[PDB]
rRNA alpha, nucleotides 458 to 1534 from Leishmania donovani: 957 nucleotides with solved positions. Rfam match: Eukaryotic large subunit ribosomal RNA. Among the 42 different proteins in the entry, which are not shown, are ribosomal protein eL41, 60S ribosomal protein L29 and 60S ribosomal protein L18a. The model includes bound paromomycin (PAR). The structure was determined by cryo-EM at 2.5 angstroms resolution and released in 2017. The sample was in a buffer at pH 7.6. The organism belongs to Leishmania donovani species complex, within Eukaryota.

Context: one part of a larger RNA, bound to proteins that are not shown
């Protein structure tokens, strides 16, 4: 100086305390510690256009459904289309 | 800002 | 817009669409197009 | 006969 | 018709290396 | 005195099997291993070979021995210089 | 002087390597500035291309 | 780069020298040498590798030569010494008894023995006792073998190392014996075990091939390092593509050969139990 | 069921008509081939 | 075209061989029509090793084996590091001394970094003394 | 850990009244 | 609305050993289990985030079959 | 404004710029790579304190190592560089000898 029982040693990275050690600094100055600023570089993330829709959108007449009655799910005629 | 479909080059 | 105790610098040659000069325009797209060709259907 | 405006100047 | 900035600039008479900010905190020869 | 380090002792979180050896494989229930000091193991000669250094080169080089500087000198000198 | 080397080969007796030209003689003849020849092959000499 | 010369070098030849031959006898063939084709030697320094010497260090069991030992102990010989106390009771001897004799029967006497119990001595059976870094490199304790004999013991003498001696256990020969001890040869040899002392850097394997009285080892090729050399894209490739070859494994087949292997269909004369 | 003919169920490391995938050889213009 | 040859053929004007001379030469088109961190070719000298072992696949002997023996490749040996809690050999990755960002294998309830137990996803599951289940290889 | 089993639960397929 | 034959998923039975014991431990059952699937959720398009001796990039070292440049002192310049 | 600038394998690398590689047993090799005894040369230390020893003595080298400082240690020898030479580097051999 500490310290439970992880036997000890070990590695990394900090810290606490110490240091007959080194080096630097003491003023309109530092070779010390911080903070912001601005360059450059590099790394992040905001801001989006071009194409494509159709087995699709919408309109009504059917045939189908279910219901208290009927809207829908569903199938079919030809009329339009940008689900924007 | 219609799609979660293809490509995206939008000099912070 | 944010990082850079994720690099260097503080202008000891800052090579820039960025710092300077010189101007009001440069020519890239989007539209709308002419004329040939190429493409798409026709026999 | 169209060209959704491709290539040329 | 909409959209866009467009130009020219500075060799090294520097072979190499190292020296230039700002604002506090600490630091008065213990 | 301040400040960066370096050193010293603890502590935390983490990481970390005992070294040498044979072996396909050792942390091994495989060998050797209590501590320290001092000793402790590819040497010298001979023959060839290759690489490289150096001299001379159709030539190269001795060896043994002489010789005289030295028929000198405690020693230097058991060397050097010279010749077949 | 001795050794290694300039020349090798054969068991030994032994023998013993130039080029070119003319040429074809069981020791052919003459020259003596010369890679034996062919393919590939640094440097260098003269042109050409990028 | 077109060309010239090509140096060093490589490839293909030729010629020549020596050996051996063939021949159709050549302006011809086949070869062989560690040959020649304007020399590359030689002396030395230094590292490396192979080899031999103690041979990187330490290590056998052994083998040989010459000496020392019989104070331990094995045996012989010479000359000495030692062996309490009991029991049993052999021959011979004395007296008695039986008997015709041959001879028998009894009581003593006597003190024989590789006899017995049991001290000392000499051994060492059992406890598989104690101790087992002991008192002791073999001892202690009790129990046990023997103790007039092939008995124990002192001194002296004699027999030894491939030899001695042995009532025989390969036992004993100075704590040493299935070959003593000492010095030497000898640092014997080990394809086997152990060890092998500074740092960094650049590269970096093999457990396979072939041969070996070879299988724990070597030599050999490979992988590896070092040195390079040669005209920096050349004679490149663990790859594709296109063209052109090679294959008989997987699958398939038994309705195709061979080898297996179930079953039904009738062919009718092609037959047998 | 010997015998014969067509079928059949089921197989083959030492069987095979056929036959892959993966492989393996060579060639793909500078010492070379091509043309008189 | 030419020269040469005691090669071949009846012969050469053909054939075979070695040269010589001249020509052409997408330096190899187009059809998917190669690519190369592609300097080629030689030589000397010499180590260590010559016990291997594991694995996907093919495979032989065996009832089997963490068994014995092979084939092609890759590994450990000789090599850590990140993961499978642990493991020579599996997965990822392969290694100068350090940072930042981003991954891989594997993960995100605590240990333990990350869904401070995420969704504004869907189903399935109930198991009462080695106690349902749950990271391949893997027993 | 297998052959095998379950009127535990959750889906499917093909028949029927 | 009720039966019949089949097939699958999870779960149970089948399922018995010698130290106390092991999805690694706790635990978990509106999983923290199994099979699918997403990435902040029918909202409008990218890559939820965590960990390396890997990757990219920035420093420093060291070695190259390393590759380039400069090496005729340009002029000029005392101390205090 | 201050110092350097060497025609260079290898250094405290001649100085800059650029690019790529980097682990490794057995093994090979390189090193103006380190260390010890002695010899040839050169250049210096020491009674104002050499060798040796000691270490919370720092410094710097990737490292082997080198160097400084302090001894309230020592008491007379010795360093650096270039060459030459070898009985030249210890952690282990049931290693040897001494001590603990």
């Nucleotide at each position: 100086a500490a310290a439970g029982a992880c036997a000890a040693u070990g590695g990394a990275a900090g810290u606490a305390c110490c240091u007959c050690c080194a080096u630097u600094u003491c003023a309109a100055c530092g070779g010390c510690c911080a903070g912001a600023a601005c360059c450059a570089g590099c790394c992040c993330u905001a801001c989006u256009g071009c194409a494509u829709u159709a087995u699709c959108c919408u309109g009504u007449c059917g045939g189908g459904g279910g219901u208290c009655a009927a809207a829908a799910u569903c199938c079919g005629g030809c009329g339009g289309g940008c689900a924007a | 800002g219609a799609a979660g479909u293809g490509c995206a080059a939008g000099a912070a | 817009g944010g990082g850079u105790c994720u690099u260097g610098g503080u202008g000891a040659a800052a090579u820039g669409a960025g710092c300077g000069g010189a101007g009001u325009a440069u020519u890239u797209g989007a539209g709308c197009u002419g004329u040939g060709c190429a493409c798409g259907g026709c026999g | 006969c169209g060209c959704a405006c491709g290539c040329a100047c | 018709u909409c959209u866009u900035c467009u130009c020219c600039g500075u060799g090294a008479u520097g072979c190499u290396c190292c020296a230039u900010g700002u604002u506090g905190g600490c630091g008065a020869u213990g | 005195a301040a400040a960066u380090g370096g050193g010293g002792u603890g502590c935390c979180c983490c990481c970390a099997c005992c070294c040498g050896u044979c072996u396909u494989g050792a942390a091994a229930c495989a060998c050797g291993g209590a501590c320290c000091a001092a000793g402790g193991a590819g040497u010298c000669a001979a023959a060839c070979a290759g690489a490289c250094g150096c001299g001379c080169a159709a030539g190269g080089g001795a060896g043994g021995a002489g010789a005289u500087a030295u028929g000198g000198u405690u020693g230097c000198c058991a060397g050097u210089a010279c010749u077949u | 002087u001795c050794u290694c080397g300039u020349a090798c080969u054969g068991a030994a007796a032994g023998g013993g390597a130039g080029a070119u030209g003319c040429a074809a003689a069981a020791u052919g003849c003459a020259u003596c500035u010369g890679u034996g020849g062919u393919g590939u092959g640094c440097a260098c000499a003269c042109g050409u291309c990028a | 780069u077109u060309u010239g010369c090509c140096c060093a070098a490589c490839a293909c030849c030729g010629a020549c020298c020596g050996g051996c031959c063939c021949u159709c006898c050549g302006u011809g063939g086949g070869u062989u040498g560690c040959g020649u084709u304007g020399g590359a030697g030689u002396g030395u320094g230094c590292c490396u590798g192979u080899u031999u010497g103690g041979a990187c260090c330490c290590g056998a069991a052994a083998g040989g030569u010459g000496g020392u030992g019989a104070a331990c102990u094995a045996u012989g010989c010479c000359u000495g010494a030692a062996c309490a106390a009991g029991g049993u009771g052999a021959a011979g001897c004395c007296c008695g008894g039986g008997g015709a004799a041959a001879c028998c029967c009894a009581g003593g006497u006597g003190g024989a023995g590789g006899c017995c119990u049991g001290u000392a001595g000499c051994g060492a059976u059992g406890c598989u006792g104690a101790c087992g870094u002991g008192c002791a490199a073999a001892u202690c304790g009790c129990u046990c073998g023997u103790a007039u004999g092939a008995u124990u013991u002192g001194g002296g003498u004699a027999u030894c190392g491939g030899a001695g001696c042995g009532a025989a256990a390969g036992a004993c020969u100075c704590a040493u014996c299935g070959a003593a001890c000492c010095a030497c040869c000898u640092a014997g040899u080990a394809g086997c075990u152990g060890g092998u002392u500074c740092a960094c850097a650049u590269c970096g394997a093999a457990g396979u091939u072939u041969c070996c009285c070879u299988c724990a080892g070597g030599a050999u090729a490979g992988c590896u390092g070092g040195u390079g050399c040669u005209a920096g894209u050349a004679g490149a490739a663990g790859u594709a593509u296109u063209g052109u070859g090679c294959g008989g494994u997987a699958a398939a087949g038994c309705a195709a050969a061979u080898g297996a292997u179930u079953a039904g269909a009738g062919g009718c004369a092609u037959u047998g139990g | 069921g010997a015998c014969c003919u067509a079928u059949u169920c089921u197989c083959a490391a030492a069987c095979u008509u056929u036959a892959a995938a993966u492989g393996u050889g060579c060639a793909a213009a500078c010492a070379a081939a091509c043309c008189g | 075209g030419c020269c040469u040859u005691a090669g071949c053929c009846a012969a050469c004007u053909g054939c075979a061989a070695g040269g010589c001379c001249g020509g052409a030469a997408a330096g190899a088109a187009a059809a998917g029509a190669a690519u190369u961190a592609g300097a080629g070719g030689c030589a000397c000298c010499a180590a260590g090793u010559g016990g291997g072992c594991c694995u996907u696949c093919u495979u032989c002997g065996g009832u089997a084996a963490g068994c014995g023996g092979a084939g092609c490749a890759g590994g450990c040996g000789a090599u850590g590091c990140g993961g499978a809690a642990u493991g020579a050999a599996c997965c990822g990755c392969u290694u100068a001394g350090g940072g930042a960002u981003a991954u891989g294998u594997g993960g995100c309830g605590u240990c333990a970094a990350a869904a401070c137990u995420u969704a504004u996803g869907g189903g399935c599951u109930c198991a009462u003394u080695c106690u349902c289940g749950a990271u391949a290889c893997g027993u | 850990a297998a052959a095998g089993g379950g009127u535990g639960u959750u889906g499917g397929u093909g028949g029927a009244u | 609305a009720u039966c019949c034959a089949c097939c699958g998923g999870c779960c149970c039975c089948g399922a018995a050993a010698a130290u106390g014991g092991a999805u690694g431990a706790c635990g978990c059952u509106u999983a923290a289990g199994c099979c699918c699937a997403a990435u902040u959720a029918g909202u409008g398009a990218u890559u939820g985030c965590c960990c390396a001796u890997u990757a990219u990039u920035c420093c420093u070292u060291u070695g190259g079959u390393a590759a380039g440049g400069g090496c005729g002192g340009a002029a000029a310049c005392a101390a205090a | 404004g201050g110092a350097g600038a060497a025609a260079g394998u290898g250094u405290a690398g001649c100085c800059c710029u650029u690019c790529c590689g980097a682990u490794g047993u057995a093994g090979a090799u390189g090193u103006g790579g380190c260390c010890u005894g002695g010899a040839g040369g050169u250049u210096a230390g020491g009674a104002c304190g050499a060798a040796g020893c000691u270490u919370a003595u720092g410094g710097c080298g990737u490292g082997a190592g080198c160097c400084u400082a302090a001894g309230a240690u020592g008491g007379a020898c010795c360093g650096g560089c270039c060459u030459c030479u070898a009985g030249u580097g210890c952690a282990g051999a049931u290693c040897u000898u001494g001590g603990u």